[PDB]
RNA sequence: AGAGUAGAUCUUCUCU
RNA sequence: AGAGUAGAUCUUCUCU
Numbered sequence: 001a002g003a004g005u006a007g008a009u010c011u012u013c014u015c016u
Numbered sequence: 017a018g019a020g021u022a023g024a025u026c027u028u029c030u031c032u
Base pairs, nucleotide, nucleotide: 001032002031003030004029006027007026008025009024010023011022013020014019015018016017
Other pairs, nucleotide, nucleotide, family: 005028cWW012021cWW
C1' cells in the first nucleotide's frame, strides 16, 4: 500500500 | 432522529 475485519466523524438519496 | 443505500476522511487488528 491493497485487501479482509471493526469503529468514529462528515456527507448523497430514500423509507419511517 | 432511526433505518436502508452509497461515498469520503481518520482509526483497531490481521492477511498479502
Primary citation: Ding et al., J.Am.Chem.Soc. (2024), "Unusual Base Pair between Two 2-Thiouridines and Its Implication for Nonenzymatic RNA Copying". The RNA (RNA 16mer with two separated s(2)U) has 32 modelled nucleotides. Crystallisation conditions: 0.075 M Sodium chloride, 0.002 M Calcium chloride dihydrate, 0.05 M Sodium cacodylate trihydrate pH 6.0, 30% w/v 1,6 Hexanediol, 0.0005 M Spermine.